[PDB]
C1' cells in the first nucleotide's frame, strides 16, 4: 500500500422508521467493530 475471512453477501453494536406485551421484532441509499496476510 493493497487484499483476504464470506462479496456486496454472513454477524454484532448505535441512531432512524414503523408496530409493540416496551421485551422483542421491523425500515435504511445511516454511523461504529473483530482477524489474517504480503
Ligand atoms: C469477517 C469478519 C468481519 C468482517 C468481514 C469478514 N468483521 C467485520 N467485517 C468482511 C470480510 O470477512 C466487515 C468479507 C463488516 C460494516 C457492513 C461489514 C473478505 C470474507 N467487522 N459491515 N470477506
Nucleotide at each position: 500500500g493493497g487484499a483476504g475471512g464470506a462479496a456486496c453477501u454472513a454477524c454484532u453494536g448505535u441512531c432512524u422508521u414503523c408496530c409493540u406485551u416496551c421485551g422483542g421484532g421491523u425500515c435504511g441509499u445511516g454511523c461504529a467493530g473483530c482477524c489474517u496476510c504480503c
Solved structure of RNA (HCV IRES Domain IIa RNA) with a sequence from Hepatitis C virus, 38 nucleotides shown. Method: solution NMR. The entry became public in 2010. Sample source: T7 polymerase. The 2010 paper behind the entry is "Inhibitor-induced structural change in the HCV IRES domain IIa RNA". The PDB entry is titled "Inhibitor Induced Structural Change in the HCV IRES Domain IIa RNA".